tRNA (34-MER): 34 nucleotides with solved positions. The structure was determined by X-ray crystallography at 2.5 angstrom resolution and released in 2008. The entry also contains CCA-adding enzyme, not shown here. The 2008 paper behind the entry is "Molecular basis for maintenance of fidelity during the CCA-adding reaction by a CCA-adding enzyme".
Context: bound to proteins that are not shown
RNA sequence: GGCCCGGGGCGGUUCGAUUCCGCCCUGGGCCACA
Numbered sequence: 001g002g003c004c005c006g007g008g009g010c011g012g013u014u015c016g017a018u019u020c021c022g023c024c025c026u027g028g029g030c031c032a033c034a
Stems, first nucleotide, its partner, number of pairs: 001031012
C1' cells in the first nucleotide's frame, strides 16, 4: 500500500439512509515484497 470483519464521529444525495456516494479518527485479521 491493497483486501476482509468491527467500532466512534461527520459531509453530500434522497420523500425517506444504518442501509446510496464519500470524508475524518479508530480496533482486529490477511495478502505481496524478501